Annotation
The RNA (16S rRNA) from Escherichia coli has 1045 modelled nucleotides. Among the 14 different proteins in the entry, which are not shown, are Small ribosomal subunit protein uS5, Small ribosomal subunit protein bS20 and Small ribosomal subunit protein uS12. The entry also models potassium and magnesium ions. The structure was determined by electron microscopy at 2.3 angstroms resolution and released in 2025. It holds a match to the Rfam family "Bacterial small subunit ribosomal RNA". Rfam 15.1 lists 42,628 matches to the family in 10,626 species. Clan: SSU clan. Rfam links the family to the GO terms structural constituent of ribosome and ribosome. The sample was in a buffer at pH 7.5.
[PDB]
Context: bound to proteins that are not shown
RNA sequence: AAAUUGAAGAGUUUGAUCAUGGCUCAGAUUGAACGCUGGCGGCAGGCCUAACACAUGCAAGUCGAACGGUAACAGGAA
RNA sequence: UGCUGACGAGUGGCGGACGGGUGAGUAAUGUCUGGGAAACUGCCUGAUGGAGGGGGAUAACUACUGGAAACGGUAGCUAAUACCGCAUAACGUCGCAAGACCAAAGAGGGGG
RNA sequence: CCUCUUGCCAUCGGAUGUGCCCAGAUGGGAUUAGCUAGUAGGUGGGGUAACGGCUCACCUAGGCGACGAUCCCUAGCUGGUCUGAGAGGAUGACCAGCCACACUGGAACUGAGACACGGUCCAGACUCCUACGGGAGGCAGCAGUGGGGAAUAUUGCACAAUGGGCGCAAGCCUGAUGCAGCCAUGCCGCGUGUAUGAAGAAGCCCUUCGGGUUGUAAAGUACUUUCAGCGGGGAGGAAGGGAGUAAAGUUAAUACCUUUGCUCAUUGACGUUACCCGCAGAAGAAGCACCGGCUAACUCCGUGCCAGCAGCCGCGGUAAUACGGAGGGUGCAAGCGUUAAUCGGAAUUACUGGGCGUAAAGCGCACGCAGGCGGUUUGUUAAGUCAGAUGUGAAAUCCCCGGGCUCAACCUGGGAACUGCAUCUGAUACUGGCAAGCUUGAGUCUCGUAGAGGGGGGUAGAAUUCCAGGUGUAGCGGUGAAAUGCGUAGAGAUCUGGAGGAAUACCGGUGGCGAAGGCGGCCCCCUGGACGAAGACUGACGCUCAGGUGCGAAAGCGUGGGGAGCAAACAGGAUUAGAUACCCUGGUAGUCCACGCCGUAAACGAUGUCGACUUGGAGGUUGUGCC
RNA sequence: GGCGUGGCUUCCGGAGCUAACGCGUUAAGUCGACCGCCUGGGGAGUACGGCCGCAAGGUUAAAACUCAAAUGAAUUGACGGGGG
RNA sequence: UUGUACACACCGCCCGUCACACCAUGGGAGUGGGUUGCAAAAGAAGUAGGUAGCUUAACCUUCGGGAGGGCGCUUACCACUUUGUGAUUCAUGACUGGGGUGAAGUCGUAACAAGGUAACCGUAGGGGAACCUGCGGUUGGAUC
Ligand code: A1IC4
Repeated sequence: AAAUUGAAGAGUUUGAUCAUGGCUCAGAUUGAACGCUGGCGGCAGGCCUAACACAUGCAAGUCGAACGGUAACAGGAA
Repeated sequence: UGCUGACGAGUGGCGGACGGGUGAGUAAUGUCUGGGAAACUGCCUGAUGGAGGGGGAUAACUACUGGAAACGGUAGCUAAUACCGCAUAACGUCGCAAGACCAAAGAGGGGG
Repeated sequence: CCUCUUGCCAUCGGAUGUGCCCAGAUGGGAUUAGCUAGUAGGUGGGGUAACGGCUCACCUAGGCGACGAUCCCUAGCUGGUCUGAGAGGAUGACCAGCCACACUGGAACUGAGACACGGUCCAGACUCCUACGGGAGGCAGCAGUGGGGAAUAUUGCACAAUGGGCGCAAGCCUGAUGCAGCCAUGCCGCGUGUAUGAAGAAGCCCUUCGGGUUGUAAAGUACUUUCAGCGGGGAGGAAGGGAGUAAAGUUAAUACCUUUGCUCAUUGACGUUACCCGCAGAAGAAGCACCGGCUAACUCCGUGCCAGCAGCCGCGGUAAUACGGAGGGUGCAAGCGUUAAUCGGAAUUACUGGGCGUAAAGCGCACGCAGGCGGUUUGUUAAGUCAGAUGUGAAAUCCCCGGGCUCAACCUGGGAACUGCAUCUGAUACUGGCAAGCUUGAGUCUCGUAGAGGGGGGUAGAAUUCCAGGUGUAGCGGUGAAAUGCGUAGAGAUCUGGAGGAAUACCGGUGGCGAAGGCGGCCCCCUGGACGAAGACUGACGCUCAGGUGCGAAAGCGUGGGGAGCAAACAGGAUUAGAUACCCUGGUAGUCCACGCCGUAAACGAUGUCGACUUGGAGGUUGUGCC
Repeated sequence: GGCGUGGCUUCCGGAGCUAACGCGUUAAGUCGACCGCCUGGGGAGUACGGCCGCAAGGUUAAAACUCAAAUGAAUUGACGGGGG
Repeated sequence: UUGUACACACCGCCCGUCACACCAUGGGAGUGGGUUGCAAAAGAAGUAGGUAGCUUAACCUUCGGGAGGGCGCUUACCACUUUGUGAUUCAUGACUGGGGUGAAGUCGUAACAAGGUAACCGUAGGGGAACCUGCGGUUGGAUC
C1' cells in the first nucleotide's frame, strides 16, 4: 500500500394488444435422503426422528513424603 | 521378623462441581450489549505475624451375632495432618467507646 | 539437637472463578384486554456470602397494562451460518462463549464450589434379583444393541503429543484428547494415458443411394509411468523425564535440597507414517443427466390422445426433433440425476423499494380522546442530531497482505472489520424543551345576502277512493287477444254535498341547501351552517385521528294509532311445453304517524381529510366595489 | 350596461399524469401532514370465537381444499328482437 | 354508427338446482387418554421449630450431677396422591354441513345485445332451479 469490483431475466390469461396479477423456471446452498454409477488421495463432516428403552465393556481417581498397618509381591537379616 | 523396596483393605487429604453429553425445559429466572454495588472465592500468588500445651475417641483389626441377599448389629482394641478443649490474639469480629471474643499439624531429606 | 524442603493457622492484598442488581435489545397470536394480595411500597424482627417480600408481623393501598400487561402457542441464546448488489429474509448442525437438564417428581446433605450425569434420601413408572420377608438399576460419557426413521459409523489403538486429577517426585488415572476404522456426506487435488496415425470394418442416416456420419475415433506405430501394485530406503510430530557430573546458592558442613550448565543411555498410539528411490507394463481405473421452447444439444424406427412424458407452457388422435428404443449430439464428470429445505429471481409486504376512479384496495358520513405532525422572530437549553476522544465490542469465522503443507482444500502470522453500546469534551443549523414575542394559519365581533338545511304547529288547492242524494240507462272495466271482475238490488257517466288519508302540478333549472343519508305547496314559531364588505379583536388557540361517540335511504322488527292511493304475500283470470312469472282483476303486510330498535345500499364522484403550488376557454348560481 | 373582485357550481381542454379509458386549478398534475385499506381466482365476507340485536341479521374474520388463471382498458371482427 | 361477458365468433357464451367424474372436505356434542390451572383433602423424605420420655466419649463438677448432644415423639413447610371444577391438546365422535375444476348428464334459459320484463346493489316475501315480486338506490343503460 491493500481490507470500498455492486444489481440480467424468461414462460404462461387474448383472435391479437397493453396493463394488472398469480403460477412456473434458470442460481446459490445443505449434518441431507433416494436412483444409476464408482479409481486414488488430502481435509472436514456423520441420529436432524424416540429428552424412546437399554445387554456388555470401558468414561475418576490418586497420595505410604498424613496414619495405624502388612492382604499381596520382591529383597534383606536370620 | 513390616526389617526394607513397596502395597489389598481401612482411616485421613485432595479430586469426584472439572473434563464429556444432550437441547427436554426456558419468551426471561435465559441470552446479547452496556453499566453497576451489597458479596463470597479450593488450588496459585504478595505481605506481616503465629505455629504453645493437653484431652477423649474411632475405622481397620479381634471376637460374637442377625440376614436369602443387599446390608448390618453388639462387645473389645488402636493411629494420625481425623476429632475436641485449654493457652496465645490483632492492622480480625462485635462495640460509640471501654472492653469482650476467635486459630493452628505435622511430615520428609541430610548431618558435625 | 542443627540445617534444608514442604505442609498447618490468622489477617490484609493480587489473580481467577462465582452470586447479585439496572437499562436497552431478543418469536407468533388481540378471534388473549384487563392482570396482581407477598400482590406494590413502608416499618420492625428474622434470613443470606451478599442487596432484596428473600421471609414474617404490622401499617399504607398500591403495582403492572394498547410503548401490548395477562393469557395461549412455539422456541435454548449468541459469536456466526446460508442467501442477498444492498437493505433484508431464513437459520443457530459442526467449532467457540453463555444457559438449562441428567429415568420422572420432590428434597436436602457434604463442600471453596452442587441443590451434584457415572453421590445421598423420599415418592413414582418401568426393568432385574429373591429363601417373597425384602433388595438392585438409570448410556442425553465412549463404543454398542433394540426401536423409531428417508437417513447418520467401530462393542478399535494409545496415553507418544496437548491438556486435566492426585502426587515432592517417579508415576498412576484420563472413551478429554491424539489417532485409527466405517461411509463419494461435503470441499479440494490427481488419475483413468501421450504423440502420431486415412478416412478400414461394424453401426446409424441417406430407401437424395451419390454418399454422409460415428472419426484420428479405433487398429497400427512410437512414447511416457503419476496414482494403484510390488520391493528398498526414510523425515517430523520429543518437549521432557532418568542417571551421572561440574559450578553457584544453602548451611556447622564439601552433606541434603534447589538452580543452571555438561555428559551418557532412553521415551511414537498413529506406523508397513509423510516423503524418496527402484521395478514391470497402458497396463488396474467412466459414468450420469439431457437434446420442443425457456435451455447448450436432431435424426431414424416403434407406437397411434394408447402406452406414456411433464417444472411451466404443453406433447401423444399415422409419417411425433416432446412418448419407448436406436444412432448422433450437448452438459457435467467420480460423480450425475431426483426429491426435500432456505434465500434469490419476487419492486409478489415495496425501509431502501408498490399500490387503492374502472384491475385487489378510500371506513356511508361526521365529531373527537390517545397518538403523529406543527406558521414566524428572538433568547436560552443541549434531549434528538453532528464532531472528536476514551473504554468496550472474546477467539474463531468473513475480508486484505503475507507465510506453511509438491498445488489446492486446509493450516497459519499481522492487519482490516465487528456498521454497535457507554462515557467525556465540544458544535448549535435543523427538530424537541423552556421563556418572551409576532400575525400571515385558526377563531371572535360588527352589518348584510341567498338557500327544498333541521325540528314543531297550522293551513290551502287539485286529484283518487268511499258514503249520501238527484238526473239517467245498459253497459262498464280490461288485453296482444280475452277472461276473471263490476252493473237493472241501476253500474259506468254526469251533477250537488259530505267523509277520510296520502302527496304537493305549474314554478323546476347538469338551480339551491346539507357532513353524508338526504331535503320541494303556503304561513308562523324554534334552530344549525355557508358566504360577502369593510374594519376591530384574540394571538398558533392548528391539521389529522386507531379506539370511542353520534348521525345514517329503503326494507325490516316491537308497541300503539292510522289506512285514500299503491302493493310483497296471497286469491282468481290469462299466456305457455311448463309459467311457482312477465300481462289482467282483486288484495294482506307494508307504505303514513308516535316512540323504541335495526345500522345496511351501485350509502358512488365506485375518487379519505387538511394545506400549498401549477397555462386556458365557455356557462350557471350567489355576494360585493367602482364608473 | 361597462370595468373589476369574492363564494359555490356545470362543460370543454393545455402541460402533466395515466395500462388505457380518461383526469386536468372542484386533478387522477406537482408536493407536504395524518388516517383507512389492498397483496392471484374460487372457497367467502363464509366457518369458528368475540362484540352488538327482540328477531331478521350486522360487525370483526380465517383455513383446508381446488384452479392456472381470475381481472382491467382498449383493438379487429362477428353478432343484437340497437340506431341511421 | 352503437352495445357486447361472443372469437370454431348467437347453431355464440354463461348461470343455478339435482346428479356424476377427479380431487376435497369443515364444524361437532358426548367419550376416553394425557398435560395444566384452581378449590378442598393429603402428608413421604428433608430442613427448621418445640419437647415430658429415653440415652449420653471430649466441657464443667462439690464427683452425686450439670451443660451440651443424640434418639424418639410432635408442629410447620412440602412432592406423590384423592376428590370436585375449569382450560388446552391427542384419539375418537350422536350427528351435521358440502368446496374447486370438468371435452357431449339432466331441467330450464336467469345474465351477456334494449339478451327479447335494462341490469345491478341493499332488504323483504315467494318458488324444483337459475330466479320472481314489492320498496328504495345506482348507471357500470340501449334507444331517444
Ligand atoms: C312481457 C311476451 C310472448 N312480454 C310462454 N307475447 N310473451 C309482457 C307479457 C308477455 N307463455 O311460456 O311463452 C309465450 C310467450 O313467449 C309469449 O313477450 C311477454 O307478452 C309474446 O309474444 C305477445 C302477446 C301474447 C301472449 N301470449 C300470446 N301472445 C305480445 O304482444 N308481446 C309483446 C312483445 O313481444 O313485444 C309485449 O311483450 C306485450 C305487449 N302487451 C303484452 Cl300483454 N305483451